[PDB]
RNA sequence: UCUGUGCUCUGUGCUCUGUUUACCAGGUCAGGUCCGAAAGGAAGCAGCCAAGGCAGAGACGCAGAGCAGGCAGA
Numbered sequence: 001u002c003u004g005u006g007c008u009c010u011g012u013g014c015u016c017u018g019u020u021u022a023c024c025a026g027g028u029c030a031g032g033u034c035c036g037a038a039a040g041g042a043a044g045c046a047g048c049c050a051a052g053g054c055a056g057a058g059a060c061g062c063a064g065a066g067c068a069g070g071c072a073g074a
Base pairs, nucleotide, nucleotide: 001074002073003072004071005070006067007066008065009064010063011062012061013060014058015057016056017055018054019053020052021051026049027048028047033042034041035040
Other pairs, nucleotide, nucleotide, family: 029045tWH029046tHS030045tWH031044tHS032043cWW036038tHS036039tHS
C1' cells in the first nucleotide's frame, strides 16, 4: 500500500418513511380562457401526480479513510 474481516466516520447511488416546494422546458389538467356557425380542436394556472429540496433508516448498494487485545494474507 492492496485485499479480506467486521465495526466506525464521510461522501454518494438506490430503496423505504416523514416533510417541504406560486411561475422559471415533466404528466393529468377542474374552473376560467382561446380558435371554430358547428363538428371539433388548442394553450394552460390551481389541485393532484411525478420530480426536486431537507432529513431518519436500510448488521442496502458503490466508494475513500480509520480501527488495544483491531486481526489476517500479499

This is an experimental structure of RNA (4.5S SIGNAL RECOGNITION PARTICLE RNA) from Escherichia coli K-12, with 74 nucleotides shown. The PDB entry is titled "MODEL OF E. COLI SRP BOUND TO 70S RNCS". The entry has 31 different proteins, among them 50S ribosomal protein L16, 50S ribosomal protein L31 and 50S ribosomal protein L18. An Rfam search finds the family "Bacterial small signal recognition particle RNA" in it. From the family's description: The signal recognition particle (SRP) is a universally conserved ribonucleoprotein involved in the co-translational targeting of proteins to membranes. The family's RNA type in Rfam is non-coding RNA gene. Rfam links the family to the GO terms SRP-dependent cotranslational protein targeting to membrane, signal sequence recognition and signal recognition particle, plasma membrane targeting. The family is grouped with related families in Rfam's "SRP clan". Halic et al. published it in Nature in 2006: "Following the Signal Sequence from Ribosomal Tunnel Exit to Signal Recognition Particle". Released in 2006, the model rests on electron microscopy data to a resolution of 9.5 A.